RNA sequence: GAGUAGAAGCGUUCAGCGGCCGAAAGGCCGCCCGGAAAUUGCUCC
Numbered sequence: 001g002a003g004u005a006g007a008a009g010c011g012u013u014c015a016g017c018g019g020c021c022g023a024a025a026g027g028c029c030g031c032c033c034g035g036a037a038a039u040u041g042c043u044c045c
Base pairs, nucleotide, nucleotide: 001044002043003042004041005040010034012037013036014035016031017030018029019028020027021026
Other pairs, nucleotide, nucleotide, family: 008040cWS015032tWW022024tHS022025tHS034038cWS
């Protein structure tokens, strides 16, 4: 660099769901979380 997300680790950003507000834009908050990106491993030039 590439393949990948099983087992190890960490689970953030934005999504995507709710919820509170709000006239709305949307901010906050909660769920899911690799769904993407980031992070991290395992495998291969």
This is an experimental structure of RNA (NMT1_8-azaxanthine (46-MER)) from Ideonella sp. B508-1, with 45 nucleotides shown.
Entry title: Crystal structure of xanthine riboswitch with 8-azaxanthine.
Xu et al. published it in Nucleic Acids Res. in 2021: "Insights into xanthine riboswitch structure and metal ion-mediated ligand recognition".
Taxonomically the source falls in Ideonella (Bacteria, Pseudomonadati, Burkholderiales, Sphaerotilaceae).
Rfam match: Xanthine riboswitch aptamer (NMT1 RNA). Its family is annotated with purine nucleobase binding in the Gene Ontology. On this family, see Yu and Breaker, RNA 2020: "A bacterial riboswitch class senses xanthine and uric acid to regulate genes associated with purine oxidation".
The entry is indexed under RNA, riboswitch, 8-azaxanthine.
Bound small molecules: 8-AZAXANTHINE (AZA).
Crystallisation conditions: 0.1 M MES, pH 6.0, 0.2 M calcium acetate, 10% (v/v) isopropanol.